[PDB]
RNA sequence: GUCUCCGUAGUGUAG
RNA sequence: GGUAUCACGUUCGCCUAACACGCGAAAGGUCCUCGGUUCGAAACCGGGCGGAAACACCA
Numbered sequence: 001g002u003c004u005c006c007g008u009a010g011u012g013u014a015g
Numbered sequence: 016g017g018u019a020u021c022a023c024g025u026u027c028g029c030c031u032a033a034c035a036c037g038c039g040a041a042a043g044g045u046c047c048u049c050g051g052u053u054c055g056a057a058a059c060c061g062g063g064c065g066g067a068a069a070c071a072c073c074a
C1' cells in the first nucleotide's frame, strides 16, 4: 500500500 | 430503529470484636467524531480518528 473487522459504565463484554 | 444487559469494580446500610465472605439497596455509560435517511439512530448509510487481522508472488 490492498482487503476485511472493531470502537458501548472504571474493566471484560451483550444489545 | 422506539427511555441500553450481564459480571467484576465503586458507594451506603446490615452480619462479625474487626477484615473478608455473605445479605439488603444505590450510582455509574455524546454508545469513538462528523454528516445523512428516518417522526425517531448506539443500531441503517457515507467521511474522519485510531486499533486489529490477512495479503504483500514469478523472475
Stems, first nucleotide, its partner, number of pairs: 001070002004067004010023003017054001025041005047063005
Other pairs, nucleotide, nucleotide, family: 003068cWW008014tWH008019tWS009010cHS010043cHS013020cWW014019tWS015046tWW016053tWS016055tWS020044tWH024042cWW052056tWH053055tHS
Released in 2025, the model rests on electron microscopy data to a resolution of 2.48 angstrom. This is an experimental structure of RNA (P site tRNA) from Homo sapiens, with 74 nucleotides shown. The work is reported in "Visualizing the translation landscape in human cells at high resolution" (Zheng et al., Nat Commun, 2025). Rfam match: tRNA. From the family's description: Transfer RNA (tRNA) molecules are approximately 80 nucleotides in length. Their secondary structure includes four short double-helical elements and three loops (D, anti-codon, and T loops). Gene Ontology term of the family: triplet codon-amino acid adaptor activity. Its Rfam clan is "tRNA clan". The sample was in a buffer at pH 7.4. It comes from the structure "In situ human eEF1A-A/T-P-E state 80S ribosome".